[PDB]
RNA sequence: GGGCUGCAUGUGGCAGCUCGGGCUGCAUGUGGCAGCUC
Numbered sequence: 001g002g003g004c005u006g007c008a009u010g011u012g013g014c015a016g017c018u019c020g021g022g023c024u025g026c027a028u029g030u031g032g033c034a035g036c037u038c
Base pairs, nucleotide, nucleotide: 001019002018003017004016005015006014007013022036023035024034025033026032
């Protein structure tokens, strides 16, 4: 960030999923993981 859901909301966004991208650091024929921005 897309989809959904709740919330907040000219006040500057939040959260939970869910899916897939960018930077990173490990793992890894074991079908990725954790982070940071979308």